[PDB]
Context: bound to proteins that are not shown
RNA sequence: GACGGAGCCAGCGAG
RNA sequence: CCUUGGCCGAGAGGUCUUGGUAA
RNA sequence: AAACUCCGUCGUGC
Numbered sequence: 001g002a003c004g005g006a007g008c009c010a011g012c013g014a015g
Numbered sequence: 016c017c018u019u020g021g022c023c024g025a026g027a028g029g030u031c032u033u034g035g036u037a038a
Numbered sequence: 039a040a041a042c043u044c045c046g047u048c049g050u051g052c
Stems, first nucleotide, its partner, number of pairs: 001048007017035001020031004
Other pairs, nucleotide, nucleotide, family: 008041tWW009040tWH013015cHS016035cWS016036cWW017034cWW018033cWW019032cWW024027tWS050051tWS
């Protein structure tokens, strides 16, 4: 630098 | 978003089975 | 949601 997993936080709308 | 073919229907048309490309 | 966090495998061609 790839590959593949697992973790996980929001605001502008049907308000 | 364009095709192959059946069934019904004079017809207008409906009803489906299929192939590819498009986000 | 992205980004990020961690876990394991590989290691350079215009």
This is an experimental structure of RNA (Saccharomyces cerevisiae strain ALI 308 18S ribosomal RNA gene, partial sequence) from Saccharomyces cerevisiae, with 52 nucleotides shown. Released in 2017, the model rests on electron microscopy data to a resolution of 4.5 A. The entry is indexed under ribosome assembly, 90S pre-ribosome, RIBOSOME.